[PDB]
Context: one part of a larger RNA, bound to proteins that are not shown
RNA sequence: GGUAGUAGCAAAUAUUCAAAUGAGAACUUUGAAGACCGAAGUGGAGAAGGGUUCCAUGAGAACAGCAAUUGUUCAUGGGUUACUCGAUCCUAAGACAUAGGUUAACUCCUUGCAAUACAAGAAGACAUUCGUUUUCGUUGUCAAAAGGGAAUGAGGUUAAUAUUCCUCAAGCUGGACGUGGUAUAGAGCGGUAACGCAAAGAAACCCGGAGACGUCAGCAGGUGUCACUGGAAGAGUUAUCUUUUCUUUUUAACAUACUAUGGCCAUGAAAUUGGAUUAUCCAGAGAUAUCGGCUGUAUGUAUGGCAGAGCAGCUCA
RNA sequence: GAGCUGUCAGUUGCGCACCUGAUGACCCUUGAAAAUCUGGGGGAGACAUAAUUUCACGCCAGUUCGUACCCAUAACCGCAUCAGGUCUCCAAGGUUAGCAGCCUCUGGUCCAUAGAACAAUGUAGAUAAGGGAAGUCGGCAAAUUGGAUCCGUAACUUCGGGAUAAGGAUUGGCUCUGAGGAU
RNA sequence: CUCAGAACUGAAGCGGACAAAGGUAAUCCGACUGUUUAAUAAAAACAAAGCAUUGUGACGGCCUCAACAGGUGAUGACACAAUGUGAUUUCUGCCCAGUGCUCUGAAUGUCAAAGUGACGCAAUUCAACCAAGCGCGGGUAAACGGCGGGAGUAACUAUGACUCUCUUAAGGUAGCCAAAUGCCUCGUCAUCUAAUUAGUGACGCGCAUGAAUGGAUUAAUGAGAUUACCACUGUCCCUAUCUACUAUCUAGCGAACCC
Numbered sequence: 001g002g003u004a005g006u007a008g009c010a011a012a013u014a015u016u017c018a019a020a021u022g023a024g025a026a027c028u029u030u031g032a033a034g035a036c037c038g039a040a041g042u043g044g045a046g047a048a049g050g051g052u053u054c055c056a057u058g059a060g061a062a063c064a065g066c067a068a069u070u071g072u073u074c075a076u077g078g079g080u081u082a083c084u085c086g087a088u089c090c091u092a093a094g095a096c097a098u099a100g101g102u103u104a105a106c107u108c109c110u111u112g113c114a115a116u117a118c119a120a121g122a123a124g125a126c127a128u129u130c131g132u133u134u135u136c137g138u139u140g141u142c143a144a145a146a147g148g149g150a151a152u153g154a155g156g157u158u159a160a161u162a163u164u165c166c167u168c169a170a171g172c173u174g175g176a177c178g179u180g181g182u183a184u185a186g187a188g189c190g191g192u193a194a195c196g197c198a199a200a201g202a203a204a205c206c207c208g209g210a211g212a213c214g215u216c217a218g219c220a221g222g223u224g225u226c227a228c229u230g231g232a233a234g235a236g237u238u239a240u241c242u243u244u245u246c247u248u249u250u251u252a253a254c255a256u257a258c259u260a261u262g263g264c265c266a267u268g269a270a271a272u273u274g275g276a277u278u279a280u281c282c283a284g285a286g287a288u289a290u291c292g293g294c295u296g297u298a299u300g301u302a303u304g305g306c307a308g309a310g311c312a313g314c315u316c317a
Numbered sequence: 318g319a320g321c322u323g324u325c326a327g328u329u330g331c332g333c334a335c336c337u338g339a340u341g342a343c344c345c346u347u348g349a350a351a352a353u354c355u356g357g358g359g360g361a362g363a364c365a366u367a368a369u370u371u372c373a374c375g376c377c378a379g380u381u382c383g384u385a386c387c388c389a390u391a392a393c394c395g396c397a398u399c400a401g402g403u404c405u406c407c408a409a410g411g412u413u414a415g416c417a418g419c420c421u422c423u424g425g426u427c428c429a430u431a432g433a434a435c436a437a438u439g440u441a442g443a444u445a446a447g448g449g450a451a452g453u454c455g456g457c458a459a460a461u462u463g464g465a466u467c468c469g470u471a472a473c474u475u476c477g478g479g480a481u482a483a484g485g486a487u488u489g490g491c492u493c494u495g496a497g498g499a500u
Numbered sequence: 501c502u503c504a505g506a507a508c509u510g511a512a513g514c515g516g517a518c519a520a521a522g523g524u525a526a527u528c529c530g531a532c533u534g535u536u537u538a539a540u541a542a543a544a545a546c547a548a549a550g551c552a553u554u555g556u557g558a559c560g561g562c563c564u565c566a567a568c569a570g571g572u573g574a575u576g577a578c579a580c581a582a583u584g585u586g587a588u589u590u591c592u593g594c595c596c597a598g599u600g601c602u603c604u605g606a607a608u609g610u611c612a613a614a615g616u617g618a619c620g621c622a623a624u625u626c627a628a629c630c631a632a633g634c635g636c637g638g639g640u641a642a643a644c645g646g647c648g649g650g651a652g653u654a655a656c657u658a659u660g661a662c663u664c665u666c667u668u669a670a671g672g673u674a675g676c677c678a679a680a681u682g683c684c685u686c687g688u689c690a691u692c693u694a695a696u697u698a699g700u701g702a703c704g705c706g707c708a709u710g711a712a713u714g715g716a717u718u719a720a721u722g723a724g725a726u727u728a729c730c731a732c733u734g735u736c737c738c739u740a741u742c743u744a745c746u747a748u749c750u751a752g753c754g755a756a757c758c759c
Stems, first nucleotide, its partner, number of pairs: 001759002008753002015033006034427004043407004049387002053385001054078006063071002083171002085383003089148002094142003099110003117138001121136005152169005172379004177375004183369002188197003205358006214343004219338007226330001227328004231249006250309001254304005262295004266290002273283003310324007344348001393402002409421004430751004439745007447737002451735001456732001464488005473478001475587001489509002492506006510514001522730007529722002534546002550585007561572004589716003593647003598644002600640004605636001609634002616627003648666006675709001676706001687703005
Other pairs, nucleotide, nucleotide, family: 003757tHS004756tHH005006cHS005754tWS006755tWH007754tHS010745cSS011390tWW014034tWS021025tWH022024tHS022069cWS025069tWS026430tWS027066tWW036042tWS037042cSS038421tHS038423tHS039408tSS039422tWH040416cWS041423tWW048388tHS051385tHH052080tWW055159cSS062073cWS064398cWS071072tSS072391tHS078160tWS082384tWH083151tWS086145cSS090351cSS091144tWH091350cSS093143tHS097111tWH098110tWH098115tWW101568cSS102107cWW102567cSS103105tHS108567tWS111114cSS115139tWH127130tHS144147tHS148351tWS148352tWS150172cSS151171cSS152163tSS153252cSS157162tWH158160tHS164384tWS169253tWS181199tWS182370cWW186187cSS186364cWW187201cHS187363cWW192266cWS193265cSS194293tWS198372cSS201362tHS202360tWS202361tHS203360tHS204359tHS211352tHS212351tHH218339cWW218340cWW220261cWS251307tWW252305tHS252306tHH253305tHS268288tHS269270cHS269286tWS269287tHS270283tWS270286tHS274287tSS277279tHS279340tWS298300tHS299336tWS307309tHS344346tSS346348cSS347348cWS364367cSS386392tWS387392cSS389403tWH395399tWS413415tHS413417tHS418518cSS435747tWS437747tHS438746cWW445446cHS445734tWW446738cWW449733tHS449735tHS450452cHS450456tHS450457cWH450458cWW450733tWH452735cSS453455tHS456458cHS460732cSS462521tHS463515tWS463520cSS469483tHS470482tHS471480tHH472479tHS474477tWS475477cHS475718cHS491507cWW529544cSS531719tWS531720tWS532548tHS536543tWH549586tHS551642tWS557576tSS558575tWW560573cWW561580tSS585712cSS587718tHS588717cWH591711tWS592712cWH595669cSS596643tWH619624cWW646669tWS646670tWS648671cHH654660cWW667671tWW672673cHS672710tWS673711tWH674710tHS674715tWS675715tSS676679cWS678685cWH678687tWW682684tHS692698tWW693695tHS696698cWW711714cSS734738cWS
C1' cells in the first nucleotide's frame, strides 16, 4: 500500500444568553442565568518526586488526539532577601576509619556496654611561643529537612518573595566595658513551718532536675469554631406578611499583677468511723475541719501592645 | 490625595476539633539516647584601695546553605495532559447515632469534541397481570429483609453464649398535660 | 436538654428521600482473631493457643565461615536449639524383625597411614601388631514405619468364631463409614418428593477407615463444600415497555489486526 475517511473520538451528572476581541469564537475575557465539588472538597498549604514548569509581555509553525484569538507550548525579559523557619548541632536503628589480624592479592574480620586495639587524651595557669609549669586522664568519626533541639510577633507591600523585605513592637546567645546598686573584715534579710524577696564570695570533685517518652477509657478546664441576646452601620425582601433576613462588631508575640483540677505547712485529732469521684480511692504511717497558710501549670482576666493598626459605613476634590 | 462616623454590652451548650489538668484500666509488651539549660553536696584557692558575686539601665555582633512553583482526573511514577498508583495539617450550616448519605455557605469548578435523528444489537438504570424455581450444574442474578420504641424469644452450650434467634406490633401532623435540672 | 400521658385530624399513610440483616432445620471441614498463590486458586491449605517428643550445664548445643574467625550471648534449663500434632472434651491398642537413632554392654570376627620384625650392601617384598567405622549384644514407635498369607477345627460358601502355622516383628485393640476416603455402586433399608445417580439416619463379606503418619467428639464460628424448607421474586412460563450512552447521519479528527 489495501483494509479506510473505516474502528472509532460515549466513565467522572451541564450548560445557556448578550457584549467585547479577532480573518475566524460551542471551546478566549467581562457581565447575566443554570448546576457541580459540598469542608472524608473539584478549597487552603506541605513531605517525597519534578526543576523553572512560577511572573509579565508577545506569538508564525508544531504540540494542547474537534477547535483556539487560549495554554503546563514557542520567543523575550524578570522573579526565590531570615540572629528567632529548616539544614547545619545531638544521639538511634545502624555504619565506617585508626589500631590489630586474615588473604597470592583484591577482599575480609573487630570497634559505644567502644575494640581481636591501647606509650593515642583534655584542661589551667603563668609562659603566654616555645618553653616552663600544674592538674586530671586509656583510644575516632558518620547516620533523623516527622525523633531531641537558645530566642518573633502583628500590620503593610510585589506582576512574581516574604514568621526573611517595610513599619511597628519583642525576645536569644556570645562580646566588652560604663553608670548606678546588692552583699564581706567572712560572705544577704524575713516566716514556727511549708516558703518568701531586683541582686546576697569561689576551684577541683561527686551526685541530681529538665530534656525523657506506651495503648486505651471516661471526667474537668481552656483555645478555636458553632448557636443565641440588646445596640449601631450596611445590604436582601416588601401586591400581601415579616419591630424582618443576611453582614461586619477584630486584638499578635512580648511586659506587670492576679486566678487555675495537684501537692505541701501549720493547729488539731476521727468509731455512732468519716472524707470523696461519673469511676476508683484516702486516713492515727494523723482523715475531716479551721476569719488558717505555702506552692505549681494558661492556649484564663486586667492593663500595657492598642488604635494610630485592621474592619464597616459616609463625605470632599 | 485630604476628611468624618462606629467598631459597643451580654447569654448558653454532654455541640465540634485541638490542647491542658486530675485520674482509671492494661502487659510471659511494659513503652530511646545524646547535645543542650539548670540545681545540689563540698569549701582547696583569691583578696585592702582589695578581691569575687545568677540586680538593674546603656554599648557590639549574629556567618554558610535551603526559601520560586506543582504535589496531581495535566507540573511525580505509570513510554502520555493515562479512570491506576503516591506520606501529612486545617475544617462551616440543615437533617442525623454520626466526620454516613442527601441539601446547602466560604473557596473552587462546568474540562472531559460537538449537532441531529431514535431502528436492530448492546452498556447501565427500572417496572410486569396470573403461578412462584417449573429456569438452571446450581436460586447465578434479582427479589425479600432492614432504623428506633414496645412485646416475644427454642434447641444447643465450653454457661461466656446462641441473640436483632424465631417471631408480633408501633412510627406523621396537630392541641394540651405531667415528671427529671441551674443561680 | 431528656422521659412519659391524653385528645383531635388525614385515601390506615407517617425509619415516606437518604440510610438500612431475609429466615429455619440438617451434613462436612477447620477450633477462634490471623495468613496465603501482586495478575485465573482466600480454601478444607499455612498460622496459632494447647499435646508430645529430641538435643545441650559452657572443655557445651544449634548454626555462620576462603582465611584469621564469628553469631545466638547484655544469654544459662521458668533458658536456648531440632521436630511433630494441632483449641477444649475423650481416647493413645499391638508390634524393636527391618530402616534409623541410641548405649558408662561384650568382644575379638573385620580394618589405614606411621611405627615394628624378618629377607636382602638395596629398590622392594613378605609377616605381625593396630583408632574410628563395620559386624555382635541391649535400649527406643507422641522415630520412619508395620497391624497378613496358608491350613485345619465349627465344616452350603462367603463374611464370620477359635486354633495351628509360615515370613527375621506384631496380625486392626478402642472407636468409625458406601464419609470431601467401597472398585462392584445409582450398595441395601428407612426418610424426604407426584416422581430424587441428590440430602439425612441406619446396616457394614470396609477394592483400600483406624488411633499426635493421630482415632472419636464438639459450643462459638466462616465472602469454606452439600440438602431440604419458609419468605421472595422477570430464573422460568413469555415475553413487553420506559430513561441515559452507543450503534445511526453530519462537521472536524482518524488508527489496528490481517493480506